[PDB]
Context: bound to proteins that are not shown
RNA sequence: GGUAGUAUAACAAUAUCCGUGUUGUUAUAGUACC
Numbered sequence: 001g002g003u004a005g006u007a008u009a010a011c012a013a014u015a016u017c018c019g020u021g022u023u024g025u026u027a028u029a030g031u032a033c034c
Stems, first nucleotide, its partner, number of pairs: 001034004006029010
Other pairs, nucleotide, nucleotide, family: 005030cWW016019tWS016020cWW017019cHS
C1' cells in the first nucleotide's frame, strides 16, 4: 500500500403474526491475510 473478515450505525426492498426476521446498498473503526 492492497485484499479480507467481524462489529456498530443509517437507508431501501422482501416476507411478516407489526412484534420480528431475511436480503440488498452505504458509512466508520481495532484487527487479520499478502

Shown are 34 nucleotides from a PDB entry: RNA from Rattus norvegicus. Method: solution NMR. The entry became public in 2010. Protein in the same entry: Double-stranded RNA-specific editase 1. Entry title: Solution structure of ADAR2 dsRBM1 bound to LSL RNA. The work is reported in "The Solution Structure of the ADAR2 dsRBM-RNA Complex Reveals a Sequence-Specific Readout of the Minor Groove" (Stefl et al., Cell(Cambridge,Mass.), 2010). The entry is indexed under editing, dsRNA recognition, dsRBM, Hydrolase-RNA complex.